[PDB]
Molecule: Chains: A
Organism: Candidatus Koribacter versatilis Ellin345
RNA sequence: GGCUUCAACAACCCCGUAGGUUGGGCCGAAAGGCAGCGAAUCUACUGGAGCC
Numbered sequence: 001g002g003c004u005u006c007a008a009c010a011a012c013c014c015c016g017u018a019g020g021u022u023g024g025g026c027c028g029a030a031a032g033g034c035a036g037c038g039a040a041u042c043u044a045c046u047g048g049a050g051c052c
Stems, first nucleotide, its partner, number of pairs: 001052007013038001014036001016045007023037001025034003
Other pairs, nucleotide, nucleotide, family: 007008cHS007009tHS024035cWW028030tHS028031tHS
């Protein structure tokens, strides 16, 4: 340099941070808005563990 894999920390458990795709939820006549969407997934970054 590259790759793999994880989330200890957490006001039961699960949940590192931010932002996307897809598809949902709610509100709304619509435009459009709302949020721990306990759905799949991508990117980077934080923090571990390993490998080339």